This is an experimental structure of RNA, with 28 nucleotides shown. Entry title: Mss116p DEAD-box helicase domain 2 bound to an RNA duplex. Mallam et al. published it in Nature in 2012: "Structural basis for RNA-duplex recognition and unwinding by the DEAD-box helicase Mss116p". Method: X-ray crystallography, resolution 3.16 A. The entry became public in 2012. Keywords: DEAD-box, RNA helicase, hydrolase, RNA BINDING PROTEIN-RNA complex.
[PDB]
Context: bound to proteins that are not shown
RNA sequence: GGGCGGGCCCGCCC
RNA sequence: GGGCGGGCCCGCCC
Numbered sequence: 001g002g003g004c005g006g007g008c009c010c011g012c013c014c
Numbered sequence: 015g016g017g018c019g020g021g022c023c024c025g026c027c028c
Base pairs, nucleotide, nucleotide: 001028002027003026004025005024006023007022008021009020010019011018012017013016014015
Other pairs, nucleotide, nucleotide, family: none
């Protein structure tokens, strides 16, 4: 420099 | 149930 996954939450709209 | 934008934390690959 490039690629990919995971845990939690917030705002707005239908 | 769906969409748009965002925050925190973690892992992997080249």